Source information:
Solved structure of RNA (16S ribosomal RNA, nucleotides 930 to 1552) from Staphylococcus aureus, 582 nucleotides shown. An Rfam search finds the family "Bacterial small subunit ribosomal RNA" in it. Gene Ontology terms of the family: structural constituent of ribosome and ribosome. Keywords: ribosome, ANTIBIOTIC. The entry has 47 different proteins, among them Small ribosomal subunit protein uS17, Small ribosomal subunit protein uS3 and Large ribosomal subunit protein bL25. Method: cryo-EM, resolution 2.58 A. The entry became public in 2024. Taxonomically the source falls in Staphylococcus (Bacteria, Bacillati, Bacillota, Staphylococcaceae).
Context: one part of a larger RNA, bound to proteins that are not shown
């Protein structure tokens, strides 16, 4: 001097009431956890992470893994 | 332009 | 050939960007005053107000971020304007 | 259509809504309540704009950027695969469990937008995706384009059905070199599970909730995600007594790392210091008694005697 | 030569040291035993501070696995609320 009071008084606020008027059960999409994978790239985790970056994954994006491979290099800059 | 080579990429036009 | 490159690490070193509480109404400074002092006043009180928004008074007197206002778009309506709009008077 | 530009529109500039007014409650004033105009009344109604701070909140993967480290690798260029796996569990949508509804004809009202090697009519083939020619538009001109829910008839008669359209089986369209993993979609065949959702939750007091579709951005192709566009479209909202969460006055506080704060015992676990504790042990100061050295003192002295004396 | 005087020896008071015995008081040890203090964010609860969930606190007794409760008596070092009483402008 603030913050906490189940600590009380006076007001607001879809807080409550009136409601009209929606999810949580099923199938299918998405993201995630978790499992597993050669790898399931990397990050968001309560409200203020989870149709979020990403208003666009066959090749590319790929930054993740298996080969085939490079080393003044995919790209400057002088030399 | 042609030549194996997945392909890069390699020789040769 | 010194050099590139590095979606390698450390947002708990950072710039710059953004979410929150929250578009909630408050956060604060300057003189002056009161207190040894930390601190207080102003910014409390009567009253309104979405709103320290506003008037009253009132050791306070002024100010700045805040809130309005300004800005855009809606909602009527009046000049210019007649294409590409549009079709009243006529065919 | 000619012509006209009148009505609308279209986009530019200008009125207006300012407690001006008219009352009445406050004349402590400010502000309040009702009424006139007026489209629109009390910040007309949304949008843009987020103080001081707060969370070491998110971001070293836009991007820079101290520092630390790879620098024949932690750099780097191709091809396949992977990002889509699948015991399951959450989160946030979609799409039905039909009669205010299924399908089956005709029949209407709209924004808003975007387009150049783009949108792409009209005609032809096809069932249908879709293909072949293809005018006209850099676009108030011409295309996407057609809104759809809606309106009117028919059919169906509560059924897992002429609801559902989930999965699988053939044929195929389009786009890419290339749809196996891993695209969209169009035909024929099948037809899951669902009869409106428990506990418990959220949203909203108008053009809102719900409902139909359009459109764009990214984009060779790909959207139930976003982001904008209209269409039809409820209604008590008395009322603060309650329940949540603010303001303001009051109070207390032992909290300030600021109530998810401080902080009391109780048990177990181990260590340390201290009291108790049958007793055992060293030690101190004394008391009472018993014994009793060497002295000194006192009684004796048989033994022994130099000095004195008879 | 013997008196006298003295010394050897003896015994007798005081007496160190020592024995004996009951107490005293101090330390150090002693099976078990009590409470306290630290510690490793081991486990039940939630007692005080906000009227801290049921104002506290003293003082006292009696009960409880533990903070305690509740029994009487006092205190404000208590809120709010009804309102005194003065003051008070």
């Nucleotide at each position: 001097u603030g913050a906490c009071g189940g600590g009380g008084a006076c007001c607001c606020g879809c807080a409550c009431a009136a409601g009209c008027g929606g999810u949580g059960g099923a199938g299918c999409a998405u993201g995630u956890g978790g499992u597993u994978u050669a790898a399931u790239u990397c990050g968001a985790a309560g409200c203020a992470a989870c149709g979020c970056g990403a208003a666009g994954a066959a090749c590319c994006u790929u930054a993740c893994c298996a080969a085939a491979u490079c080393u003044u290099g995919a790209c400057a800059u002088c030399c | 332009u042609c030549u194996a080579g997945a392909g890069a990429u390699a020789g040769a036009g | 050939g010194a050099c590139a490159g590095g979606u390698g690490g450390u947002g708990c070193a950072u710039g710059g960007u953004u979410g929150u509480c929250g578009u909630c109404a408050g956060c604060u400074c300057g003189u002056g005053u009161c207190g040894u002092g930390a601190g207080a006043u102003g910014u409390u009180g009567g009253g309104u107000u979405a709103a320290g928004u506003c008037c009253c008074g009132c050791a306070a007197c002024g100010a700045g971020c805040g809130c309005a206002a300004c800005c855009c778009u809606u909602a009527a309506g009046c000049u210019u304007a007649g294409u590409u709009g549009c079709c009243a008077u006529c065919a | 259509u000619g012509g006209g530009c009148a009505c609308u529109c279209u986009a530019a500039g200008u009125u207006g809504a300012c407690u001006g007014c008219c009352g009445g409650u406050g004349a402590c004033a400010a502000a309040c309540c009702g009424g006139a105009g007026g489209a629109a009344g009390g910040u007309g109604g949304g949008g843009a704009u987020g103080a001081c701070g707060u969370c070491a909140a998110a971001u070293c993967a836009u991007c820079a950027u101290g520092c630390c480290c790879c620098u024949u690798a932690u750099g780097a260029u191709u091809u396949g695969g992977g990002c889509u796996a699948c015991a399951c569990a959450c989160g946030u949508g979609c799409u039905a469990c039909a009669a205010u509804g299924g399908a089956c004809a005709a029949u209407a009202c709209a924004a808003a937008g975007g387009g150049c090697a783009g949108c792409g009519a009209a005609a032809c083939c096809g069932c249908g995706a879709g293909g072949u020619c293809a005018a006209g538009c850099a676009a108030a001109u011409c295309c996407c384009a057609u809104a759809a829910a809606g309106u009117u008839g028919u059919u169906c008669u509560c059924a897992g059905u002429u609801c559902g359209g989930a999965u699988u089986g053939u044929a195929g369209u389009c786009u890419g070199c290339a749809a196996c993993u891993c695209g969209a979609c169009u035909a024929c065949a099948u037809g899951a599970a669902g009869c409106u959702g428990g506990a418990a939750u959220c949203g909203c007091u108008a053009g809102u909730a719900a409902u139909c579709g359009u459109a764009g951005a990214u984009c060779a192709g790909c959207a139930u995600g976003c982001u904008a566009c209209g269409g039809u479209g409820a209604a008590u909202a008395c009322g603060u007594u309650c329940c949540c969460g603010g303001g303001u006055c009051u109070u207390g506080u032992a909290c300030a790392c600021a109530c998810c704060g401080c902080c009391c015992g109780u048990c177990a676990c181990a260590c340390c210091a201290c009291g108790a504790g049958a007793g055992u042990u060293u030690g101190u100061a004394a008391c009472a008694c018993c014994c009793g050295a060497a002295g000194c003192c006192g009684g004796u002295g048989g033994a022994g005697u130099a000095a004195c004396c008879u | 030569a013997g008196g006298a005087g003295c010394u050897a020896g003896c015994c007798g008071u005081c007496g160190a040291a020592g024995g004996u015995g009951g107490g005293a008081c101090a330390a150090a040890u002693g099976a078990u035993u009590g409470g306290g203090g630290u510690g490793a964010a081991g486990u039940c609860g939630u007692a005080a501070c906000a009227a801290g969930g049921u104002a506290g606190c003293c003082g006292u007794a009696u009960c409880g696995g533990a903070a305690g409760g509740u029994g009487c008596g006092g205190c404000u070092g208590g809120a709010u609320c009804a309102c005194c009483u003065c003051c008070u402008u």